Overview
Solved structure of RNA with a sequence from Neurospora, 21 nucleotides shown. Entry title: NMR structure of the I-V kissing-loop interaction of the Neurospora VS ribozyme. The work is reported in "Structural insights into substrate recognition by the neurospora varkud satellite ribozyme: importance of u-turns at the kissing-loop junction" (Bouchard and Legault, Biochemistry, 2014). The structure was determined by solution NMR and released in 2014. Taxonomically the source falls in Sordariaceae (Eukaryota, Dikarya, saccharomyceta, Sordariales).
RNA sequence: GCGGCAGUUGACUACUGUCGC
Numbered sequence: 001g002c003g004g005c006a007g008u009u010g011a012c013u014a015c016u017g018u019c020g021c
Stems, first nucleotide, its partner, number of pairs: 001021007
C1' cells in the first nucleotide's frame, strides 16, 4: 500500500462489520 462480501434509505454523488497478502 492493495482485492473482496453483506447490509443499506421515501431517495444517493454516500455509509457500516471484517478476511487476507